An RNA structure (domain 3 of PSIC IGR IRES RNA) from Thermus thermophilus, in which 35 nucleotides are resolved. The entry is indexed under 70S, ribosome, IGR, IRES, PSIV, CrPV. NCBI's taxonomy places the organism under Bacteria, Deinococcota, Thermales, Thermaceae, Thermus thermophilus. The entry has 49 different proteins, among them 30S ribosomal protein S9, 30S ribosomal protein Thx and 30S ribosomal protein S14 type Z. Released in 2014, the model rests on X-ray crystallography data to a resolution of 3.5 angstroms. The work is reported in "Crystal structures of complexes containing domains from two viral internal ribosome entry site (IRES) RNAs bound to the 70S ribosome" (Zhu et al., Proc.Natl.Acad.Sci.USA, 2011). The depositors describe the entry as "Crystal structure of a complex containing domain 3 from the PSIV IGR IRES RNA bound to the 70S ribosome". Crystals were grown from: 100 mM Tris-OAc, pH 7.0, 200 mM KSCN, 3.6-5% PEG20,000, 6-14% MPD, vapor diffusion, temperature 295K.
[PDB]
């Protein structure tokens, strides 16, 4: 330093949902 | 961004 999963807070929204973006939770080198 | 909002 990188790759992934999952649960917060926050960020995009006129709001929601779902998702997309960071840190946090365990693992391979 | 996709949807959607008696």
């Nucleotide at each position: 330093u990188c790759g992934c999963u999952c649960a917060a807070a926050c960020a995009u929204u006129a709001a929601g949902u779902g998702g997309u973006g960071u840190u946090g939770u365990g693992c391979g080198a | 961004c996709a949807c959607u909002u008696a």